Entry title: E. coli 50S ribosome bound to compound streptogramin A analog 3142. 23S ribosomal RNA, nucleotides 2018 to 2904 from Escherichia coli: 887 nucleotides with solved positions. The entry is indexed under E. coli ribosome, streptogramin A, antibiotics, RIBOSOME-ANTIBIOTIC complex. Among the 8 different proteins in the entry, which are not shown, are 50S ribosomal protein L22, 50S ribosomal protein L34 and 50S ribosomal protein L13. Taxonomically the source falls in Escherichia (Bacteria, Pseudomonadati, Pseudomonadota, Gammaproteobacteria). Method: electron microscopy, resolution 1.91 A. The entry became public in 2023. Rfam match: Bacterial large subunit ribosomal RNA.
[PDB]
Context: one part of a larger RNA
Parts: sequence; C1' cells; structure tokens
RNA sequence: GAACUCGCUGUGAAGAUGCAGUGUACCCGCGGCAAGACGGAAAGACCCCGUGAACCUUUACUAUAGCUUGACACUGAACAUUGAGCCUUGAUGUGUAGGAUAGGUGGGAGGCUUUGAAGUGUGGACGCCAGUCUGCAUGGAGCCGACCUUGAAAUACCACCCUUUAAUGUUUGAUGUUCUAACGUUGACCCGUAAUCCGGGUUGCGGACAGUGUCUGGUGGGUAGUUUGACUGGGGCGGUCUCCUCCUAAAGAGUAACGGAGGAGCACGAAGGUUGGCUAAUCCUGGUCGGACAUCAGGAGGUUAGUGCAAUGGCAUAAGCCAGCUUGACUGCGAGCGUGACGGCGCGAGCAGGUGCGAAAGCAGGUCAUAGUGAUCCGGUGGUUCUGAAUGGAAGGGCCAUCGCUCAACGGAUAAAAGGUACUCCGGGGAUAACAGGCUGAUACCGCCCAAGAGUUCAUAUCGACGGCGGUGUUUGGCACCUCGAUGUCGGCUCAUCACAUCCUGGGGCUGAAGUAGGUCCCAAGGGUAUGGCUGUUCGCCAUUUAAAGUGGUACGCGAGCUGGGUUUAGAACGUCGUGAGACAGUUCGGUCCCUAUCUGCCGUGGGCGCUGGAGAACUGAGGGGGGCUGCUCCUAGUACGAGAGGACCGGAGUGGACGCAUCACUGGUGUUCGGGUUGUCAUGCCAAUGGCACUGCCCGGUAGCUAAAUGCGGAAGAGAUAAGUGCUGAAAGCAUCUAAGCACGAAACUUGCCCCGAGAUGAGUUCUCCCUGACCCUUUAAGGGUCCUGAAGGAACGUUGAAGACGACGACGUUGAUAGGCCGGGUGUGUAAGCGCAGCGAUGCGUUGAGCUAACCGGUACUAAUGAACCGUGAGGCUUAACCUU
Repeated sequence: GAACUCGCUGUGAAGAUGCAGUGUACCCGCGGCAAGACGGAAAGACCCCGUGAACCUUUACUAUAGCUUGACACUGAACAUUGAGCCUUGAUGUGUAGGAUAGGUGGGAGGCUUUGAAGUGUGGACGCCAGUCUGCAUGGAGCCGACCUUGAAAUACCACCCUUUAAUGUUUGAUGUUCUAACGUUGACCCGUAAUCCGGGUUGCGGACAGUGUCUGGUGGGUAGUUUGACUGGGGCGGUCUCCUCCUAAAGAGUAACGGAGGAGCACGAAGGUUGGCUAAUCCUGGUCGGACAUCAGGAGGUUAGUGCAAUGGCAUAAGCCAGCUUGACUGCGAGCGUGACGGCGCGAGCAGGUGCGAAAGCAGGUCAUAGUGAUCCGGUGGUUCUGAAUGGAAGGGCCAUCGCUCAACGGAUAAAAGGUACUCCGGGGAUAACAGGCUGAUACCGCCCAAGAGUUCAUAUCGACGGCGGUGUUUGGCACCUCGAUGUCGGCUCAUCACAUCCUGGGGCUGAAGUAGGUCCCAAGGGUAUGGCUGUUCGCCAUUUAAAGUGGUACGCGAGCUGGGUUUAGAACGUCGUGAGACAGUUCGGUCCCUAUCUGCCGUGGGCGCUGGAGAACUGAGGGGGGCUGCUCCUAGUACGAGAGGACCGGAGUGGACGCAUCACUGGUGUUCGGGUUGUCAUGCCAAUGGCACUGCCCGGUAGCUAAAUGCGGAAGAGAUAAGUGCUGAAAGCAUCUAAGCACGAAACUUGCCCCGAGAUGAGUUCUCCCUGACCCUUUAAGGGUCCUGAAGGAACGUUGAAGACGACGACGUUGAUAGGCCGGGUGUGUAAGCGCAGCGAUGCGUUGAGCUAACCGGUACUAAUGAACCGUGAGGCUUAACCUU
C1' cells in the first nucleotide's frame, strides 16, 4: 500500500489479524467502552553525529570603530638662557739643547715713528707650575732681526694646515617670556534682513595653542570574522595518539581489542677501525687489619658472567675484557635482493679514487643487532659563472653540502584561535545513549547437597559454619538486537487479570507438640486480603483496626480512561562553581496533558438467512457464565489437659462485618408536572382576586416513580473422584512392608449439587396443537417453467399503548373493546380557597370551613381515539433404503 482485517502458544528484524500448530467462529447492522492495531497528529525537542548554523561570554585567535601618544603639515614673529656647531676673526708647539710662550715643502734682509712705539699697573686663563705680552688712562723717540742654540731659525711683513679656548658673525636644535597676523569664538554690536540659520563687517577674548589631515605606539568583546581534534563497548571525565622488545599470533610472513608486560625522543672522537693478547658468575679451602661480602693463593664450577640502556635473538673464531697504532664514523658508484598502497626504509658482494691496521692472507663505507625520530613549503650559510629578461655585470634562481619544527594530535589543516546556550536551530542515526522489549544470569531472590557446631546429652524439633549443585527471570548489571520521518514517564485515581515461591480461611507430617498458643515442612489459588497522620512519593515510620492487611507477572498492567504533585523547557532567587556567558541531577516559588473509533476486542441490542410444507407454543440441555469470604458470643465444658495459672479437639446454636441479588411494605432522599407562605416589579381598567419575570425569585411541605442510609434473601448441606497424608490385607524378600494384585479413608482445589444464559448444539434436537385435499398449458421432461382459480393457519403493518425501551426488540389492547386520555368516586398531599357576613380606626382576626385545590396513585366508566378493509404467507410438501398396512 492492498485486505476475504479471530483467540491462544510458539516462531520470527528479537512484543503477530496475516508465519507454524491448534482452538473457536452462520451473514450484516445499531447503541456503547477504549485493551491492541508499537493507533492519528508533528522527517525526536532528549542522546550522539556533521571538520552544520545562529546568537551570547571571555585575560581564546586575528582584526577593527572609539579613546589616547608623538612626528610632520595647516603654522608665524621677536627677546632671554642654552646644546650642537660652523671659511675667518684671538689664544693653544721650554722633546733633550736654551736670553724660550718656535710647527711648516717656495718667495725675503725690520711688521714700525701726528688711524705714534721701549717704562708700569699684570686680574689669572694658559702651566714643563713657565711667562710672552694678549689687555695697555699714567712709556707719546724702540726689552725687539740673521746672533749661542740648526736635521728644524722663525708669523721679525707670508700663499698654503692641524693638538687648544672664548665674546662676536652665521647655522639650526631645546626651554622660557612676550607679541599678532594664520586659526578658534555655541562674546557683543552693525548689515544682507520684517531671520536666535548662514555670510560679511567692527570689536573683544583666546592664539600659534586648540582643532583637523597623513603617519605612528598604546588601549580597545564597544563591534566583527572565526577557531575550540580524534579514538571511545553511547558521549563526557580519565587514558591514548610516533618509535622499539616480548606475549596474544593458531611451528613461513602478516594478523585485532580502552588485551597482558616493559622501553625510546640517546650515548660515544672512543664506547669507532685494525693488529696482538686475554676469558667470567658463584661457592669451598687458607691468609694482618678484613667483617656474611673489598685485595691475595689453590680447587670446584663452566658463562647461571658480561653487553653504554628495555626486552628478545645472538655472542668463545668471542659481539665480552686489555693494550699498541690509528680515522673506513672515507668520496663517487653499485650486480642482486628484503619490506612497504605510496612517500619511503633496509641488506649488499663488487668497481674507481684515496686511506688505516697487519710480516701476510686479509679487515674497515661507524658501534652485537633490532628504538634514539619529522615529509613539503618558506628562509639562512658555504661552494659551484649552470642560468643572468637589450648587451657586460649584478640581483634573484638552479645544482651540491648543510642549518631552522616535543609540526608529540609525531603522513605534519593556518605564521596565528578558548567557552556558553534550558533562548535555541538545521541536516541525519535506532550506525549510538536515557524508557520498555529482547539475549544473558555475574549479581539478586528461591530451593537443594555435605554436616563442623549450637540446641542440658542429642548434627538434622529449630538453626547451620567451611564449601558444593541448581531454579526463577525477580533486583543491581552486561550487551546494543527492535523503535530517532515520535513505542509519552514517577506516584495517585478508575478498572483490572494471571502465577503460587500461601497472608487469612481449609487438609496434613514432625516438634525441644501437656492444654491454650506456637515453630517447621507438605498439600491447597475457591473466596477473601485496613483506614488514617507525614511526605509528590513508591517505600518507610507512626496511630488505630482486621480472620488476614500475601509475594510477584501483566510496556516496573492501565494518560486515543482521568489526574499532573514529581521528573523534564522558557521566568526568578539562595548555596556552590566560574573572570564571565552560564552551570549543578543541590534547593526554592511559578509554569497549555489534543483526538467525533474504520478494524480487532469487549458490553449490550437488532436485521437476514438457515434448520427441507407452513405456522403457534411448551421444552430437552451439548455447552457457557454467576456464586464459593469470614468474625464474635453461647452450649458441649470450666469438661479433656494441667501442680497451678490457664484452658480445648469433635459437634451444635445464635448473632455480626464485607460482598452480591432483588424490592419500595416500613424509615428516608428526591419530587422545577401538587398545595401553601413570601420579597421586588409589571400587567389583567380599578378594588378585591390572579398571572408573568427575578436560579423553580427565594422558601416551607409533599403524590407517584426512581432510589439507600431502608428490609428481604444468598454463600451451604449433600454426592462423586482425589492432593498431601493415614490405613487394611499382602508377596516379591519364610521376616518386614499402605502396593506390586486387591481393598478403605482423606481438603474452601477438581466434577456435581445452587442461580442465569443456552438447539447458528449447521451434530440446527424433542413434545403438543393448528392450517392448506384446484384446473390447465409449454418444453431442452425435471426437486422444470407459465396461466387461471384459490390466499388458509398465522404473520406483518397501522392505531391506542406499557412498571418494556437509545432505535429495533419485548408485552397489553383495537368496538364481540378498559389500550390511552378524559370523566365519576376515592385516596394522598397541602392546610381552613374565593365570595359574603361579623369584630376592629387599621394591619388583621373570626364564621361559613379541615375549606378550596390536588401530577404520575386506587376502584370504576365507551365520552374521545384505537375503521370495514388492504398487504405478506398457499394449494398436501424430494430421493434411496429398511420395518409394518399386506405380523
């Protein structure tokens, strides 16, 4: 999806209307119920997954607005103090020698004498601690030249330069002060201008500041883009991630697990190469310190020692130990193999060159071997003209050598990265968790075996150590098979149903069973099996009952039956954790529960047809349901028993609890269809009297009916066959023996007995009664069809109806009639109507009056309606065989 859409047990992708076996079941509706159809609704929200989203957080990463720092620009002028400074103006050069305040590679024989000079004053900077004279108001007529010092003799007039040091000239730089002209003015006033914008003008105040541009450091969840691993007996937490050794590994290789055990991320310039030599651990016997073990000697022993380190395999020709000489820990290559998906890794004789050791044959391309590790990119260093963007170079690149990654998540995402989400979302998964089912049965629960002991003695009345064997599916678990395009949960409520490992009642054995009352085990599932306080609770504790308040299965039964306190959204707090967003299986207050039933099933109730002529009744009972509980008191009997206390079995009687059925006479409820009281208001013209409306206006009573709290009844006795158990007789087995033959007892279980349904009991039964006694035609000639006549018994329909009823159905009645209504009488209920009269001022009272009214009730009554008909249903009822009429 399509359906001709049953139960059960089993099976099965593991909870079947559809499979197997089996049971049951005539066909079809209607009213109901909601156990199932893993029912309908929404591609599960929990859980995991995706190198999926979104927002949120932060001392995650990377950025960035904003804020902030400085430089430069817009940006100017003076003065003062100052750092750098600059082609000169001045001063800095006793090497030793020497009247010493002398640099100098050529030119030259006084720089001077009305822009005039030798005497002093000399502050103190220079300092070999010297002094030439810088400076001079007081000299106004020369201390002054190649002199001695020489390689050097003059800045005693110079072209051409340096160690040193100050006022000026100029350079910028820094600080301060002041200024005005840039610039600011969200001060005043004037104008455009009948304008709190804007612009221009004047002025004041600030002023090269502020502010803005570019650049730049800092800050920057304010705002963005993102990241935040995988494995995993669900995920998380923890652990793990590459490499080496052993085992698992099943005698080639290889071989998994969150299997069992240990190591590596080096070391070495000798611990490498070679030549030569050497041979341990341990024990025993002797020997100063010296001892159980240091060193020495002998013997035994034979690698149990040693190996730079883990383990394994090796190692005496030593690979172990010692020494000499040494750099083969060589460069280029490499036949041929091993091992890998590949990248790659590993072994390797031999060849060329050049070495080391050894007389030599020969050995050496690191180490007894197997761990000691990192691809590519990018970049660094050295070498090499290989390349060289017009050409020559160079830069850069290539090639060779080499360097830089706990890239450790170790085949390494990026140079660069953590969290929250219960405010959540998408794509998926039963590939994977929470519920239930399933498998399993460690655990749990129950039973049993052995019997050390306890029990005065005595294992087994009762209990049972140390240990052993099972059952259940029943707890806590394991697994991940079913369901993720939905299998809704704890508890309560309602309604249940099964098991028996029995709580009560029933029957028994044993007893450390006197009795009463218990203990333990066996049989037994018929029925029965508390209400309350607290808490969401189940549970549990407590209070008080009971004969008992059983244990479990049923999707921890039952939300398309109810509930929603709990669990488990969004709100909000506390404690706690966190920097924070938030979080907790911590607490606290609050917090939408949908579905009109198609099928199965179930409870009821009809239609159809069948059952062999039709019809009306009464039955038989195959079969199926219902019911099955029990206390207390009294008598037996204060008897049996017992020292007493206490106190029965068996049997009998009465009265209760719970439950069930029926019923309405009683006691009551209800009684919006009966009567009355009464408030407000409207109306009937008004008074009086009534009616409507206000929950039946509010109330008081109450008929019938229905009904419980009301009052009747029920559980049984008896019988059959039994369970555990007790026996009789009795062999096998001379005995014994409940048993093997045979025989007798034995329980609320079983079959009956009691109540109800019941012949669709298709195996469709039985009995009684009633009705139908025509004529033809056709033919494929038979359980055949058709016409005319006929229309019975009875049924149905319609009508009046019912203590029957959802509708059907069922019952009564239809004129030869009490079926319903009405009517008559009565009863019942209500409580003295209306009208009139009397008393009273009146509200009212009294008399007529227990009046009036009175539903469903009772007894009657054809007044009304239940009409004559019509309709359905027929006309003698198959075949075969047997016995009778005709034994």